Solved structure of RNA from Comamonas testosteroni KF-1, 751 nucleotides shown. The source organism's lineage runs through Bacteria, Pseudomonadati, Pseudomonadota, Burkholderiales and Comamonas testosteroni.
RNA sequence: GGCCGGGGCGCCACCCCGGAAGUGAUGCGAGUCGCCAACUCGCAUCA
RNA sequence: CAAACGCUGUAGCCGCGUGCCUCUAAUAGGGCUGGCGCGGUUGCGAAGGGCGCUGGUGAGUGCAACUCUCACCUUCGACCCAAUCCAUC
RNA sequence: AACGGGGCAAAACCAAAUUGAAGUUGGGCGACCGUGAAACGGCGCUGGGCAGGAAAUGGCCCAGUGACCUGGUCAAUGGUGAAAGUCGGUGAAAGACCGACCGGUGGGGCGUAUCGAAAGAGCGCAACACCUGCCGCACAGGAUGGCUUCUGAGGUACCGGUGACGGUACAGAACGCGGAGGGGAAACCUGGAAGCGAGGGCACCUCGGGAAACCGGGGGUCGAUGCAUAGCUCAAACCUGUAACGGCACCAGUGGAGGGUGCUGUGCGGAGCAACGUGGAGCCACAGGCAUGAAGCCGUGGUUCGUAGUCGAUGAGACAAGCGGUGAGUAAGGGAAGGGCUUGCGAACAUCGCCUCCCCGAAAUCCAAGGAAAGCCGAAAGGCUAGCCGCUUUGUUGAGACAGUGGCGCCACGUUGCGCAUUAGCCGUGACCUAAACGGGGAACCUCUUGGCCGUACCGACUCGGGUGGCACCGGUCGGGCUCGAUGGCUCAAGAGGGGGAGAUGUGAUGAUUAGGGUUUGACCCGUGAUGCGAUACGACCGAAGCAUCCGGGGAGCUGUCUGACGAAGAGUCGGCAGCAGUGGGUUUGGCGACCCGCUCCGAAAGUCGCAAGC
Repeated sequence: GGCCGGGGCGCCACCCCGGAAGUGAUGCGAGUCGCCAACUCGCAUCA
Repeated sequence: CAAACGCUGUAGCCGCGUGCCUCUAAUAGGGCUGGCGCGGUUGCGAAGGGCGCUGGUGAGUGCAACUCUCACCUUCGACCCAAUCCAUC
Repeated sequence: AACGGGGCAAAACCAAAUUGAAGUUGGGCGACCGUGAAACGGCGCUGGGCAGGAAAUGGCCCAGUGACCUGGUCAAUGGUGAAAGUCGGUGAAAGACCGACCGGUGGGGCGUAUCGAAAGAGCGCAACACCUGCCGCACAGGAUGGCUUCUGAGGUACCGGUGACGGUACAGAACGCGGAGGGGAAACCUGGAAGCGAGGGCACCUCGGGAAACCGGGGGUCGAUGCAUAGCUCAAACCUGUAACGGCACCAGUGGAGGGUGCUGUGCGGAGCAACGUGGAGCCACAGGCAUGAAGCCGUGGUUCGUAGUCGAUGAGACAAGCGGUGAGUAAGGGAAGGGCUUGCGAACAUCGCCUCCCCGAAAUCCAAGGAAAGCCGAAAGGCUAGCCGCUUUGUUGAGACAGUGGCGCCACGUUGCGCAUUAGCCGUGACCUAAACGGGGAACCUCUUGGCCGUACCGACUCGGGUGGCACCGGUCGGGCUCGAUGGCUCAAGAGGGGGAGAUGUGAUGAUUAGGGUUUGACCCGUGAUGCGAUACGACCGAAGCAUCCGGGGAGCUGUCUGACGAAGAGUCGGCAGCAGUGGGUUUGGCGACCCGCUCCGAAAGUCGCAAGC
């Protein structure tokens, strides 16, 4: 950033919050790499 | 609960068929949404931005504005610019 | 491909400056299907009528009409049917060649019957220059016209429908202000609903005045767009032949948002054209990349297929500078002429303007009679310079030039053919065709209409009274019935309006078993059959896709004399009745099931929507 849930509002619109995952940092780990960088995997992290 | 992002367009070129304009003495050249219809195919992009445009509103210079200048939306993108990057992918 | 923010950049246009300008490459239309050069419509003409007006042009209505808008290709053929400003020469010949005159233009000169401040414009006068001044076809301009698009999901009237709305007809000088209607959630957009202002155009009619440019009175008529290079529309028609928007150069000044002049701003034919041979002289293409003592190498859809050289960095070419020769001629005319210019062009092409070069080349007029007009000085004499041509151990920059190969037209000659008055042009006939014209249907989505069902009745609509970051809570007014309904929703049905017209990843769905077409004379589909054209360095060969032609192949759901047509009054094929499968529709079960009713051939398009792949 988007999805969902909840809330309100005579009903929607609208706004906020929460739960899960898109991709992009932190620190860690396993494999390729003779070996570094690099990549893949995941993790809480934009009060 | 299972869902969960955003866009895919453009410049053409070669051939066959069918027309045209300009230019040349003529071939050549440039174009008509790749001219169009049907095939083949080469790049770029994968959608951001732009003072341009057409259309409008408002304001102003002014003897005199629809007409000139200035902004503000809008139109459509054939055209132009897409950097280096930076702290960071 | 996708943290988030930061910046630059930009309207094809600059070192600088000598490019001035507007165009095209870019935003009116463009799909598919059917009819198809016929028809609707328009326009012209003829006749009749209406309104208005002194008449007249023009406007509107009606009936006939047509060499018109209204095409392309091929073939055969008919019908009408032109012309060279006048005259005179030579000539068989005269539109053509030659001479005179008239006419029209052009650049200047002189004069004013004129208008202007001037520039310029009108007219007159001679001299020169240029021109078939005519016919045919195009083309261009101007006003209208009605065509594409807009206005327009608009207004008014009439007809059709229950209604949303549909069909037909009419209505706008530009332009400015308004704002009923329409679109949109809104912002806003559109706005012939009126109304108010504005008073122009007409290469429109008519009456005056003038010699003419022009001026004045009365009228008619008039939305925007085509400032779409070119496929579509912009047409036809009237008038005109450069009279027009815009642009550039120049002149005037009252120094501009003006006035004027020049160019753009007419072309092609009118008797030769076409093919072939021979000569001559020109022109176009030979790209790109990696490289480069400047060579060499590479490129396919696929081919152990081919691509000469000579001179060239001990400077090709271009430019500049010097030296030498030549040396200026304005208007008009002609030329296979050149220029984006001072450079790197930075993006291509063409246009207009403005400049430049070459050939040919006057007169009016002025004069010291040489000349000047007619490059610049000069009264001549004469001088000078641009321009051109040629050349340099001359400089600047630096890589090709010549050839070769393929092609192109021009000129002269010759040959053959068809033509040069029953010619060109225009019209007509047949067959085929289709980016005119006429017509058609079209989904998602958006919004309305009429029904049916549900639900229950009160909510609805403006305004506020704040709050709520906004909806209620008011109230005020109106509305309605409570047939408990008003006003909401249906996965409801049947309609209406808008929407729908640019090639590029693969694969589907929808649109749609629709529009449209066809049913054995057969629409359409398939050939992995043949032949031809046909690929991306250049040439040659093979040549896939696609296309064209020719050959075949399939072809109307399936079974039944259950009949009429195609076919021959025959067999077989298509249509009516029977049966089956499938598909649809309505009926229908938590669910397929099951019932009833139609068809079974071919077959689009735009738009819409998924999935995969790619950034």
The structure was determined by electron microscopy at 3.06 angstrom resolution and released in 2025. Ling et al. published it in Nat.Struct.Mol.Biol. in 2025: "Structures of a natural circularly permuted group II intron reveal mechanisms of branching and backsplicing". The sample was in a buffer at pH 7.5. The depositors describe the entry as "Cte-U537ins-Branching,Ca,inactive". The entry is indexed under CP group ii intron, Cte, back-splicing, circular RNA, SPLICING, RNA.